[PDB]
Context: bound to proteins that are not shown
DNA sequence: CGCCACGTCGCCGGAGGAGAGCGATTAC
DNA sequence: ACGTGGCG
């Protein structure tokens, strides 16, 4: 030195299950600018707020507490 | 045509196994 | 690491 078992502390792996996001399309109000006293209307549709949908291209039968898709 | 800057996802929270390392040990 | 425009 190596091996087995226990106690207490400290870091790492793999699998699950959720949440709040961010990125984008489309719409809606505000901010610009024209018309207009003004509301309202047209148009820009920058910068944000609110609502859907997208979210590895794609696949599947199992039509559902649905499934697989980014590592040997 | 050829060079050469530029820009690309982040935060928590429950559990479970499973590996290890450092002190005490008891020993083969 | 490594794609993938713009600017001479």
């Nucleotide at each position: 030195g190596g091996u087995a078992a226990u106690c207490g502390c400290u870091c790492u792996c793999c699998u699950c299950c959720g949440g709040c996001g961010a990125u984008u399309u489309u719409a809606g109000u505000a901010c610009c600018u024209g018309a207009g006293a003004a509301a309202u209307c047209a148009g820009a549709u920058c910068u944000a707020c609110u609502a859907a949908a997208a979210c590895a291209a794609g696949g599947c039968u199992u039509u559902a507490u649905g499934c697989c898709g980014a590592a040997a």